Entry title: E. faecalis 70S ribosome bound by PoxtA-EQ2, high-resolution combined volume. 16S rRNA, nucleotides 9 to 947 from Enterococcus faecalis: 901 nucleotides with solved positions. The sample was in a buffer at pH 9. The entry has 48 different proteins, among them 50S ribosomal protein L3, 30S ribosomal protein S16 and 30S ribosomal protein S19. Rfam match: Bacterial small subunit ribosomal RNA. Its Rfam clan is "SSU clan". Crowe-McAuliffe et al. published it in Nat Commun in 2022: "Structural basis for PoxtA-mediated resistance to phenicol and oxazolidinone antibiotics".

[PDB]
Context: one part of a larger RNA, bound to proteins that are not shown
RNA sequence: GAGAGUUUGAUCCUGGCUCAGGACGAACGCUGGCGGCGUGCCUAAUACAUGCAAGUCGAACGCUUCUU
RNA sequence: AAGAGGAGUGGCGGACGGGUGAGUAACACGUGGGUAACCUACCCAUCAGAGGGGGAUAACACUUGGAAACAGGUGCUAAUACCGCAUAACAGUUUAUGCCGCAUGGCAUAAGAGUGAAAGGCGCU
RNA sequence: GGUGUCGCUGAUGGAUGGACCCGCGGUGCAUUAGCUAGUUGGUGAGGUAACGGCUCACCAAGGCCACGAUGCAUAGCCGACCUGAGAGGGUGAUCGGCCACACUGGGACUGAGACACGGCCCAGACUCCUACGGGAGGCAGCAGUAGGGAAUCUUCGGCAAUGGACGAAAGUCUGACCGAGCAACGCCGCGUGAGUGAAGAAGGUUUUCGGAUCGUAAAACUCUGUUGUUAGAGAAGAACAAGGACGUUAGUAACUGAACGUCCCCUGACGGUAUCUAACCAGAAAGCCACGGCUAACUACGUGCCAGCAGCCGCGGUAAUACGUAGGUGGCAAGCGUUGUCCGGAUUUAUUGGGCGUAAAGCGAGCGCAGGCGGUUUCUUAAGUCUGAUGUGAAAGCCCCCGGCUCAACCGGGGAGGGUCAUUGGAAACUGGGAGACUUGAGUGCAGAAGAGGAGAGUGGAAUUCCAUGUGUAGCGGUGAAAUGCGUAGAUAUAUGGAGGAACACCAGUGGCGAAGGCGGCUCUCUGGUCUGUAACUGACGCUGAGGCUCGAAAGCGUGGGGAGCAAACAGGAUUAGAUACCCUGGUAGUCCACGCCGUAAACGAUGAGUGCUAAGUGUUGGAGGGUUUCCGCCCUUCAGUGCUGCAGCAAACGCAUUAAGCACUCCGCCUGGGGAGUACGACCGCAAGGUUGAAACUCAAAGGAAU
Numbered sequence: 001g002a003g004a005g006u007u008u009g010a011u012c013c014u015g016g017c018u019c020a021g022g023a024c025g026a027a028c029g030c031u032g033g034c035g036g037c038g039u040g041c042c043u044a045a046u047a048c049a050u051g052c053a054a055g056u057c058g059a060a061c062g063c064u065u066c067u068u
Numbered sequence: 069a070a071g072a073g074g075a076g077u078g079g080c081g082g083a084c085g086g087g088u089g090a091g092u093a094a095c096a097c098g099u100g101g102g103u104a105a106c107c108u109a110c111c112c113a114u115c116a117g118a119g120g121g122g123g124a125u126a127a128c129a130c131u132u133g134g135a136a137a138c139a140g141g142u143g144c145u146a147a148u149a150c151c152g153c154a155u156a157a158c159a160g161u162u163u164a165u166g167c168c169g170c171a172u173g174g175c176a177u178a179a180g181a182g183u184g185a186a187a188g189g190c191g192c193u
Numbered sequence: 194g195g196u197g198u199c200g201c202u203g204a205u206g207g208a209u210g211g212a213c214c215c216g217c218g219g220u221g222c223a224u225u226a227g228c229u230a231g232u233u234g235g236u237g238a239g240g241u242a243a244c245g246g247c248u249c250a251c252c253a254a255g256g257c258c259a260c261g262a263u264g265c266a267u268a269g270c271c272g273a274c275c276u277g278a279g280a281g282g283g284u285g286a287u288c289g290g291c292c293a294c295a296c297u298g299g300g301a302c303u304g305a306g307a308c309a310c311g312g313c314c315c316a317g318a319c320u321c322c323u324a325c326g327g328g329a330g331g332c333a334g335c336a337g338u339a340g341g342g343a344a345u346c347u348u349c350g351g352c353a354a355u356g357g358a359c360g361a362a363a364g365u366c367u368g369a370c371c372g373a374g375c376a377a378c379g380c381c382g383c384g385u386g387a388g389u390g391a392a393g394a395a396g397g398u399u400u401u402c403g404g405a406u407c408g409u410a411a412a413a414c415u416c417u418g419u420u421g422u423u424a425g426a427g428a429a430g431a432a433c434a435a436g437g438a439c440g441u442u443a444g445u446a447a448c449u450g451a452a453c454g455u456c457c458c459c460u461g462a463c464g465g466u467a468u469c470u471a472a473c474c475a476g477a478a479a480g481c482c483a484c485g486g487c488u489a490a491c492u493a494c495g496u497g498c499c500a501g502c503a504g505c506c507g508c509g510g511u512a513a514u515a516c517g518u519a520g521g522u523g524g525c526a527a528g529c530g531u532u533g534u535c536c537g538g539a540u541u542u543a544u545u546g547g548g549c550g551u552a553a554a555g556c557g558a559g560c561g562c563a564g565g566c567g568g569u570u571u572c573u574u575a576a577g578u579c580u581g582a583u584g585u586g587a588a589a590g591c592c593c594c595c596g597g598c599u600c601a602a603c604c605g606g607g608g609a610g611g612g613u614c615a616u617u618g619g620a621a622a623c624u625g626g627g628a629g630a631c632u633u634g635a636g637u638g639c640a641g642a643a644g645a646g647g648a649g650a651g652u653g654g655a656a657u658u659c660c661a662u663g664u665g666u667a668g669c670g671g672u673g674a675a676a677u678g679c680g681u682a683g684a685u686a687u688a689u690g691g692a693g694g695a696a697c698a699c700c701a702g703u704g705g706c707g708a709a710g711g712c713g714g715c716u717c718u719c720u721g722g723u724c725u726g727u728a729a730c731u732g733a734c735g736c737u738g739a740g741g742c743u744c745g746a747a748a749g750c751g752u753g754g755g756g757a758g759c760a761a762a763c764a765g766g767a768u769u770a771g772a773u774a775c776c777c778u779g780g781u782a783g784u785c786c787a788c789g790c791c792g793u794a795a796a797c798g799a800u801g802a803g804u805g806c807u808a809a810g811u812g813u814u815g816g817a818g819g820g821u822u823u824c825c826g827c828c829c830u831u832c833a834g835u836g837c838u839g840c841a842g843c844a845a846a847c848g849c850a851u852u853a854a855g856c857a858c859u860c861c862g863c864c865u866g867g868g869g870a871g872u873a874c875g876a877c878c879g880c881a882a883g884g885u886u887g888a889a890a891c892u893c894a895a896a897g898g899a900a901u
Stems, first nucleotide, its partner, number of pairs: 003019004009901001011899003021536004026532005033383006039376002041341001046339003050336003055080003060077001063074004087294003097218007106211002111207007119153001121151002128143006162179007188199006220266003227257003232254008269291004273284004296317005319330004347373001349372003355369001356367004386416004396407004421473006430463001436457007480525005485506003491520005501508002547864003550847002555861001557744004564737003568631007576624002578620007585612001592608006634734001635731003638727005646720007653697001658692007668679002705712002749790006758784002763779004801860006809838013842849002866893003875886004
Other pairs, nucleotide, nucleotide, family: 003538cHS005486cSS007014tWH007896cWH008010tHS010900cWW013552tWS014896tWS015895tHS016894tSS017541cWH019539tWH020538tHS025042tHS031377tWW031527tWS036602tSS040345tSS043341cSS043342cWS044340tSS045088cHS045294tWS049337tHS049348tWW052368tHS054081tWS054084tWH058062cWH058075cWH059361tHS061076cWH061146cSS062075cWW062127tSS076126cSS077147tWS079359tWS083304tHS085310tWH085311tWW086295cWW087333cSS089090cHS090293tWS093267tWH095216tWH096219cWW104173cSS105213tWS105243cSS106242cSS108209cWW117185tWS117186tWS120152cWH123149cWW124147tWH125146tWH126145tWH127144tWH134136tHS134137tHS135324tHS136327tWS148188cWS154186tWH155185tWH157159tHS157183tWH158203tWS159182cWW160181cWW161180cWW169170tSS170171cHS185202cSS187200tSS191449cSS196448tHS197450tSS212242tWS219270tSS223262tWH224874cWW225263cWW226258tWS226261tHS227262tSS231234cWH231251cHH231252tWH232255tWS235246cWH240245tHS241243tHS272285tHS272588tWS272589tWS277279tHS277280tHS279546cWH280544cWS280545cWS289587tWS301308tHS301312cWW302308tWH302309tWH303307tWH304306tHS318331cWW323326tWS332335cHS332336cWH335368cSS336348cSS342344tHS346374cWS351353cHS352353cHS352369tWH353371tWS353431tHS354370tWS360362tHS360363tHS377527cHS381601cSS382600cWS384419cWS384478tSS385479cWH390409tWS390412tWS391410tWH393408tSS394410tWH397520cSS400403tWS401403cHS409411cWH417475tWH418419cHS418420tWS418476tWH419478cWW420474cWW420477tWS427465tWS427467tHS428466tWH429464tWH432460tWW434459tWS435458tWW443450cWW444449tHS445447tHS461462cHS461463tHS465466cHS476478cWH479526tWS480528tSS483490tWS488490cWS489523cSS496499cWS496513tWH499509tHS500509tHS507515tWS543865tWW548554tWS553864cSS557709cSS558708cSS561740tHS562739tWH563738tHS568733tHS575576cHS590610tWW598602tWH621622cHS631732tHS632732tWS632733tWH634732tHS643722cWW644721cWW645704cWH654696cWW655695cWW656694cWW657693cWW665683tWS665685tHS666683tHS666684tWH667680tSS667681tHH668684tWS670677tHS671676tHS672674tHS674767tWS676766cSS676777tWS677765cSS693757cSS694757tHS702713tWW707710tHS709744tWS710794cWS728729cHS731734cHS745792tWS745796cWS746793tWH748791tWS749881cWS750880cWS756757cHS760782tHS761781tWH762780tHS767775cWH768774tHS769771tHS790880cHS791882tWS798800tWS800854cWH807853tWW808839tHS822825tHS841850tHS841853tWH844846tHS844847tHS845898tSS846899tSS848854tWS850853cHS853855cHS866895tWS869890tHS870889tHH871872cHS871887tWS872888tWH873887tHS879881tHS879882tHS
C1' cells in the first nucleotide's frame, strides 16, 4: 500500500484494455476582481534593423584646445 | 592662470560578470583519493634589494597615396615605455654529510661552479 | 639629506584560483566481435608548469575484448524536481556547482590566466559598402524584429542597494544586479457581502393539477467596508565612502601619513511604493465542467441508427436520466475544462513482488568449456558481513525544530537526512581464502542380476507376388450397389517346385531396455549403460550448465544398389449438382540397403535437471536378506524400476498425490493480450526443400483455460 468497468446464457480463473489520483516552463476552449511570491522560446546552436551590455587611471608620461 | 576638455604613450582590466547547450558516453560529471610530476596576477606575511647609464618612440609638426577603411614618408619629444652594464643565488643543479620515505626519492645543513633583477609618483621635513 | 605613503625587483610561506593522475558510479543496440599500428612496452632525445607516445628516432611486439572491446544511436552532468507505501520509475525549466560552446573550420599572438561571445590572422557560407583597387560585419549579452511554432515578455528606470573593473580618492563604468512593465503561467491569501426574513410573493420548470421545486432564495428591514472611490498622512530598505574633528597604538630626531577607535557631516532607482487614517456606496467584482454505469449529481420537452455522443462499456431504429435545449442538481471556483507528457493504480518484467500439465510459457534429447551453486569438521585468515571513531558527502531544496513578514505562500536561523565513500580501530557466527582432518554425496575395487540397448556378419520359417509345370473349366475380382480390371492366347482355384523382396505369428505383458528419437525371428563377433550386495580403496573429486558439440521419428535430398507387398503422384471405373475427394481397379516416386545431407514432429507425461523431506493400500519386472517349508513354494524385511487406488497438502477447475502438479534449496530454458508472424529485413546453416535467429507499421477489446 483501497479500487472499478469490460470476454460468458451464467460461472471461476487467466488476460489485456480503460477509468477514479498526482504533476507540468504547457497549449488550447470558455470565463475572468484584487493582492503577495515565483515563472515565462521547450521549436530554428535559424537570420538578425536599432540602442545599450568595459572600461578606467592626469598621484606613470609628454602634448594639445579653451576658461580671464 | 585657475577650472574644463581633446586625443597619445604607458599601467591594470578586458580569460570575471552575462548567454546558450550545439558538441560531448568522456576522468565531462558525481563521489573518494593521490601529485615525492605541477603552476598561480591582484590579496596577506617575511628576508632582501631599489645602483649607475643609454638609445628610441608615438603624440605633435609638416608631407605621400586612398573612394573608404586606413596605410606610409621626414623632422622632433617624455615616462612607471624599452635596452645594456652593475650588484644580488635566498632559485635551480652538483657534491659531501645527517635525517627520513612509497620506487623514482624527500627535508635540512655546508660547500661549490655558471648566470640572472628593478621605477618612480604623491606628500612632509 | 632624512622620512611617510602608493608603486618597482629578488626569494620564501600563506590564501585563493587553476592543472594532472587514479578507484568507484550514473544510456540504448551484437539483427553491432572483433578492434588497435604511436597502436602496447622499452631505450634515449626533445618538449611541457608538470608526469606521460606528449612528440620523435630507434628496439621489441604488444594492447583491448562476451566482466561487452569496436561500431552505431541518443544525451551536457549534478545538487535536485515529479511520482510512488516503499523498492523504484520519470525528468535535468527557473536557482547553485562543474563542463562545453559563441557565425562554420583551423591557427597562434598577448597575458599570471584565453587558444579569448562583444580580440587578431587565415579559409568558408552569408549580409553589406566601393571610385572595382579594396573595405565592413557576426544578439546562444539586455530589449527588439523576421522566421519556425500549439506556444513563451518591455526596443522600460536606476545605479540608491549588493557584487565586479579601474583610481590614493572624489569618482567613472557595470542590460551583473536591484527595480518597474506585460501574461491567471503557477502557487498562496482575500473578496464578489452580513443578519433577520413567508406553510413559502411574483416568475421559471414540472405535475398524479392537489401541489411540488428553484427558495430564506428574492423582496423587505437592519448592518459592514476586506475591497472599490474619494481625499489626506507617510516607511524601512543607508551601510556607507569621501570629507571635517579629536584620540590610541607601532615607527620616527621630528614629523605628515599608516593601522585602529570615537564624534559631526554626507547619499532612495523603486516612489508618494508599501503602509496607515478618514469619509462614501452593496454599490462596480463568476464562471466552467459534469449528472447511463464506473462517478458525487434527474426530470421535462425536441430529435427517431438521423442529427449527434463517447475515456471504457456503449447510447440513438417515433415514450433516450447517455444526442440538443430548459429547469433542477453535483463537483470545483477566478478559475473550469480539453489535449499533450510523466509517475500511480499495473504484482502488466514481480529484488521487494508473478509464472510455465490443460490459459502465454520446459529447448526433441544428451555430452560438456566457462560461469552460478555446493556435505562434515579443527585451526587460521578476514575479502564479503557486522560494528565504533574520524574525515568528507557545498549552499539552496524536501523533512525536523525555531523565528520573521497581519496569515499563507515566502523569507531567515539551527538541525537532521543522504554514500553499496575513504582512513582507521573492533567482532568473527555465516559466505570466501589458506593449512589440516573426515565419509555419508560422488566415484573405484570385489561379488552378483536382468535386458527388443547399440554396431557388424550370417541365418530360419510363415505369407505375399512373380515364374514353370500338372490337374481343371468359366468365370474371377470388387461394391452400399456397380463398373473398370483379369480370364477360353486356359483365369481364379488346386498340386509340385523355383526366384526375389520386405516384415518377423505364437511368445507378448500400463512387460523389458535406451538420454531422447527408438529397439521385437534366431546365431555368433565387437560394444554402451543400468540394477543389487559388499564396504577393500579415493576423500566432495559434486550438481547444473549460456555458448559450443553430439544424437535425433517420418517425410524429403544426393550418389550407387534393390524393389515382393504397400503406395503420394498419376490413369481408368464409380459416387455426385460438381469432386481436381472419400469407394473400386491399377500404379511411379517412396517405403528397403550403403554412404553423405537434412535437423523438423500433439520429438507429449503437451510436466527441465539434481537433492532431501512428507499417510496408506494393491499389482508387476530385476535384485538382496531372514523365517518356515522334504523341495517346489510360502511368510516377512529391503533396494531399484514399472502401474493402479488414495490421505495430507496443492489446484481456476480438471485433477496431482513418495514415478507430486505437495513441502524445500541449486542451476538452466522459457513466458508477459489476440491478430499482423514465426511473417519481413539482416545473419548463420543447407545441394535443395528449408531450418535457426526474429521485428514493426497497422488492427481488435477481446483471444484463452476449466467447469456449469